Annotation: Solved structure of RNA from Mesorhizobium loti, 50 nucleotides shown. It holds a match to the Rfam family "THF-II riboswitch (folE RNA)". For this family Rfam cites "Structural insights into translation regulation by the THF-II riboswitch" (Xu et al., Nucleic Acids Res, 2023). Crystals were grown from: 100mM sodium citrate pH6.5, 1.5-2.5M Ammonium Sulfate. The structure was determined by X-ray diffraction at 2.75 A resolution and released in 2023. It comes from the structure "The THF-II riboswitch bound to NPR". The 2023 paper behind the entry is "Structural insights into translation regulation by the THF-II riboswitch".

[PDB]
């Protein structure tokens, strides 16, 4: 140096992921703000490994 687990914080909007999927608000419509999930990019640590 990898790699596996398990917690921590940081990113996503303008990257992947069907707009990522689902859902709520507000709207006349086109848009606008949100939220759950799923998932991805990281930073510091602990444990195994190799």
């Nucleotide at each position: 140096g990898g790699c596996g687990u398990g917690g921590u914080c940081c990113g996503u909007u303008c990257a992947a992921c069907u707009c990522g999927u689902u859902c709520c608000u507000c709207g006349a419509a086109a848009g606008a703000g949100g939220a759950a999930c799923u998932a991805c990019g990281g930073g510091a640590g602990a444990c195994g490994c190799c």